[PDB]
Context: bound to proteins that are not shown
RNA sequence: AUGUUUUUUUUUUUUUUUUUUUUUU
RNA sequence: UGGUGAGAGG
DNA sequence: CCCTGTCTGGCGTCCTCTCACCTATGA
DNA sequence: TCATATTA
DNA sequence: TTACGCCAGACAGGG
Numbered sequence: 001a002u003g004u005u006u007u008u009u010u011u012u013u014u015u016u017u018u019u020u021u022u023u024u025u
Numbered sequence: 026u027g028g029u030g031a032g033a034g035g
Numbered sequence: 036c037c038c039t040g041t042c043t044g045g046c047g048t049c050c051t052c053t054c055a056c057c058t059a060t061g062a
Numbered sequence: 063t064c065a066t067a068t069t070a
Numbered sequence: 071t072t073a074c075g076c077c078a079g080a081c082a083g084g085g
Stems, first nucleotide, its partner, number of pairs: 028057001031053005036085012059066004
Other pairs, nucleotide, nucleotide, family: 003005tSS027057cWW029055cWW030055cWW041079cWW
C1' cells in the first nucleotide's frame, strides 16, 4: 500500500366434546 | 348393656 | 355269696313388683 | 399402680 | 360352720 480473492441451502388459505361418591350417638 | 340376697302381689 | 346299713347325689311352682349392695393388697 | 392368686 | 326330706344308686360288711 491493497482488495468483486472461494461462489451453497425455506411464497397461497374451511369444523367435533360433560358426570360422581360416602353415615353415626 | 350384668350376678347375689331380702320383701310384697296373685 | 345274697341281704344290708350307710353314704353320696339329686330333685324340690310358676308369672310379676319395690329397694339396697358389690376384693384387698401397696412399695 | 399393677401384677399376686385363695382360709376360721 | 352345723339346724331338710325323701329317694334312688352304689359300696363294704357279714351269715
Shown are 85 nucleotides from a PDB entry: RNA (mRNA with 30 nt long spacer), together with DNA. Ions in the entry include magnesium and zinc. The work is reported in "Structural basis of transcription-translation coupling" (Wang et al., Science, 2020). The entry has 59 different proteins, among them 50S ribosomal protein L35, 30S ribosomal protein S5 and 50S ribosomal protein L15. It was solved by cryo-electron microscopy to 3.7 angstrom. It comes from the structure "Cryo-EM structure of an Escherichia coli coupled transcription-translation complex B3 (TTC-B3) containing an mRNA with a 30 nt long spacer, transcription factors NusA and NusG, and fMet-tRNAs at P-site and E-site". The reconstruction used 19,967 particles.